[PDB]
RNA sequence: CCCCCCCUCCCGGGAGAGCCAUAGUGGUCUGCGGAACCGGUGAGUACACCGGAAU
RNA sequence: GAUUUGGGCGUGCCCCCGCAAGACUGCUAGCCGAGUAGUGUUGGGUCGCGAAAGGCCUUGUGGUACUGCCUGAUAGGGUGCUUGCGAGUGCCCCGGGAGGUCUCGUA
Numbered sequence: 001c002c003c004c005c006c007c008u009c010c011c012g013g014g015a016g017a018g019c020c021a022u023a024g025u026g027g028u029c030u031g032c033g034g035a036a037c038c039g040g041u042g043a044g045u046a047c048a049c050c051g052g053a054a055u
Numbered sequence: 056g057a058u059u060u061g062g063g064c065g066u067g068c069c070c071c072c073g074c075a076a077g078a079c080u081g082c083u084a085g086c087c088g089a090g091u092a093g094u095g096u097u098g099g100g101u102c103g104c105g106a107a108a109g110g111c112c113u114u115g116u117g118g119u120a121c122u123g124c125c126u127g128a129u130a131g132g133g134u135g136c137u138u139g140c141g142a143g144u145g146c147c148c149c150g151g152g153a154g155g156u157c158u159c160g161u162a
Base pairs, nucleotide, nucleotide: 006155007154008153009152010151011150012149013148014147015122016121018119019118020117021116022084023083024082025081026080027079028078029077030076031074032073033072034071037052038051039050040049041048042047053059054058055057061070062069063068064067085111086110087109093104112115120129123134124133126131135146136145139161140160141159142158143157
Other pairs, nucleotide, nucleotide, family: 036053tWS037060cWH063065tHS088108tHS089107tHH090105tHS092105tHS094104cWW125132cWW127130tWS137144cWW137157tHS138159tHH
């Protein structure tokens, strides 16, 4: 040479699972109609056969 | 005289279609492999968290805050620093400069 430091202030660059948008996006729920209703069969969740019965 | 109307049994909302769209939310910030291997656990799931080797394309969106330490996210829950006291202020990685008792009242 006040030394090793350390603290604070002004400003900038990055990592981060914040928020508001936007973009790609996938799900949730709600109305309208099954030409009209009474039974029987076969695993009856959506189905394949009929008998009553309406025009 | 001819023809004929989606199903279930819990009688009233459930499956299946066609019609008209509404309100809300999840994931990603190019797409696939991908919600994959692995992780979670007390009792589970349909199960949270979570890439990459690589391949395919317009070749990668703006404004916006703040950040003590550990555990398990900028949440949650614990737990230090700043005068003797109580309250503020501040404590991520990197860089340029400056100042040397941070403030407010004291049994």